The RNA, together with DNA, has 341 modelled nucleotides. The sample was in a buffer at pH 7.5. The entry has 26 different proteins, among them Transcription elongation factor SPT5, RNA polymerase subunit ABC10-alpha and RNA polymerase II subunit B12.5. The 2022 paper behind the entry is "Structural basis of nucleosome disassembly and reassembly by RNAPII elongation complex with FACT". It comes from the structure "RNA polymerase II elongation complex transcribing a nucleosome (EC115)". It was solved by electron microscopy to 3.4 angstroms.
[PDB]
Context: bound to proteins that are not shown
RNA sequence: GCUUGUGCUGUCUUCGUCCA
DNA sequence: CCCGGTGCCGAGGCCGCTCTTTTGGACGAAGACAGCACAAGCACCGCAAAAACGCACGAACGCGCAGACCCCCGCGAAAAAACCGCCAAGGGGAAAACACCCAAGACACCAGGCACGAGACAGAAAAAAACAACGAAAACGGCCACCACCCAAACACACCAAACAC
DNA sequence: GTGTTTGGTGTGTTTGGGTGGTGGCCGTTTTCGTTGTTTTTTTCTGTCTCGTGCCTGGTGTCTTGGGTGTTTTCCCCTTGGCGGTTTTTTCGCGGGGGTCTGCGCGTTCGTGCGTTTTTGCGGTGCTTGTGC
DNA sequence: AAAAGAGCGGCCTCGGCACCGGG
Numbered sequence: 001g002c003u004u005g006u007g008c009u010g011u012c013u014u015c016g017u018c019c020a
Numbered sequence: 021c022c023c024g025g026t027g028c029c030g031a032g033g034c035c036g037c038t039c040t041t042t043t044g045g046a047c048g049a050a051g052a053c054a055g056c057a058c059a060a061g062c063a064c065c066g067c068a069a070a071a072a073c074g075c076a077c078g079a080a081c082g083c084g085c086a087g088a089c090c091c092c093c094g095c096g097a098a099a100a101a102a103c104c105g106c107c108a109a110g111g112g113g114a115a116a117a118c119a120c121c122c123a124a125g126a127c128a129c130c131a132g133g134c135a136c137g138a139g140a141c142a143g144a145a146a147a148a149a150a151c152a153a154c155g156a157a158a159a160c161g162g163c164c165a166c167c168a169c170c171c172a173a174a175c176a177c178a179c180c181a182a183a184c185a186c
Numbered sequence: 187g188t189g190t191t192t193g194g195t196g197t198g199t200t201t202g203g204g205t206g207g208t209g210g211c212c213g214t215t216t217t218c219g220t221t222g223t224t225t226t227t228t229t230c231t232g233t234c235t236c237g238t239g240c241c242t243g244g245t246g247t248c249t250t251g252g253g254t255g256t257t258t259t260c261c262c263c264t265t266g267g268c269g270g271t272t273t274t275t276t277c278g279c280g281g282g283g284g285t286c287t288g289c290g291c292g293t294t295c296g297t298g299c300g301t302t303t304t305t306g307c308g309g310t311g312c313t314t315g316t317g318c
Numbered sequence: 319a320a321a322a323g324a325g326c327g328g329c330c331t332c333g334g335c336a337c338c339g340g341g
Stems, first nucleotide, its partner, number of pairs: 009054011021341008030332014055318132
Other pairs, nucleotide, nucleotide, family: 002003cWS004005cWS029333cWW031330cWW087287cWS093281cWW128244tWW162212cWS172202cWW174200cWW
């Protein structure tokens, strides 16, 4: 004295992994 | 009217078909949808034709001088204007009446309404030049002054020819 | 008619001032090339005028009735007209004065002309929202 | 899209009663 930075959807679908 | 009986409504039991509900646990990744668009208002950018400011000219304002002419006064002649009166014919009123124009009606046309088509010509644009303005120089016509003549204004005579009287 | 006789046109001599002509000059038309632009010229677009066509019925109109309102006829009484006379000021010539209009000089400020610019408005952006 | 049970539904049957008969 110039002072440091905080927050993540949701719904489907598919394809896989390990048991079975 | 006692012993007995039938159909009857009524009663419950049972078989059939329709609806409902649920089908392992955990994990990973990727991919692709999620109403949404068309009609509108408040405000802005910027274009049409009206606007800003200087400059130089020269017009119009001012003043000063000129003198013309318009106003005003005057006295008389001249003439119409004013006044008065008789009266005639025309405006105006009343009267007849007829036929012009309107009114009522039916019948018909083409204006009117609309349309489409075509294109002459009108509007615009671009091109292209002689023509009008400008300065200049230039010279004569048109202006102002002044002169003298004679048309017709004027006054005096007359014949004419309509007016109204008869 | 017939008639005299007022109105008006034709005629003549006389006056003059205004028409006409002529000199002097000055200012405005004139001749001229250049400048600059208003024309003319040509070519192109495209609107609206012409051109035509169909159908309807508002309108045009042909005609009978007839009445009212126009044209004419008769009458009247008055209000303009025509004349005579008087009034008086219009108008005339002359004069006197002063106003005010016009000329000329001086100027300054007012508008045109210019390059440069604005407010009110036409066309639009994007903020907006309600409709399927 | 299977399977499964459950439920309502309509119908079946039947007995028993009651109105009616014989006597």